[PDB]
The RNA (SRP RNA (124-mer)) with a sequence from Homo sapiens has 124 modelled nucleotides.
Ions in the entry include magnesium.
It was solved by X-ray crystallography to 3.5 A.
It comes from the structure "Structure of the human SRP S domain".
Primary citation: Grotwinkel et al., Science (2014), "SRP RNA remodeling by SRP68 explains its role in protein translocation".
The entry also contains Signal recognition particle 19 kDa protein and Signal recognition particle subunit SRP68, not shown here.
It holds a match to the Rfam family "Metazoan signal recognition particle RNA". A reference for the family is Wild et al. (2002), "Towards the structure of the mammalian signal recognition particle", Curr Opin Struct Biol. Rfam describes the family as follows. The signal recognition particle (SRP) is a universally conserved ribonucleoprotein.
C1' cells in the first nucleotide's frame, strides 16, 4: 500500500394499524323542573386516553421519559375581581398551584444514511 472484519466519533432522515372494555375532554340535537346563576334526563358526532386480544403492518414503528400548555384557545383546582341572586349558593374565569388523556415539542429506543478517528488489528 492492498483485502478483512471489530473499535473510536459527531451528525441526517425516519419512526404502522386494527379490534374488545373502560376513561377524559369537546360539539351537536331532544326532553323535563326553575324568578335567576342554575337543577333533571334521552340521544348524535368529534378528539384523545388507559390497557385486554390482534394484523393483507414495517426497512423499523415502543402502546417509552420528559418540556410548553402562552398574548385566549387543553383539562382541572382556582385567591381577587366579577355576573346572577334577597341570600344560601351559582356561573364564567384571572393571578397561582396542577396534568394518563387539544394541539406542540425535546430526550431514549428503533431502521435507514452521511461521517470521524490508529494510521488497529487480521493477514498478505
Nucleotide at each position: 500500500g492492498a483485502c478483512u472484519a471489530a473499535g473510536u466519533u459527531c451528525g441526517g432522515c425516519a419512526u404502522c394499524a386494527a379490534u374488545a372494555u373502560g376513561g377524559u375532554g369537546a360539539c351537536c340535537u331532544c326532553c323535563c323542573g326553575g324568578g335567576a346563576g342554575c337543577g333533571g334526563g334521552g340521544g348524535a358526532c368529534c378528539a384523545c386516553c388507559a390497557g385486554g386480544u390482534u394484523g393483507c403492518c414495517u426497512a423499523a414503528g415502543g402502546a417509552g421519559g420528559g418540556g410548553u400548555g402562552a398574548a385566549c384557545c387543553g383539562g382541572c383546582c382556582c385567591a381577587g375581581g366579577u355576573c346572577g341572586g334577597a341570600a344560601a349558593c351559582g356561573g364564567a374565569g384571572c393571578a397561582g398551584g396542577u396534568c394518563a388523556a387539544a394541539a406542540c415539542u425535546c430526550c431514549c429506543g428503533u431502521g435507514c444514511u452521511g461521517a470521524u478517528c490508529a494510521g488497529u488489528a487480521g493477514u498478505u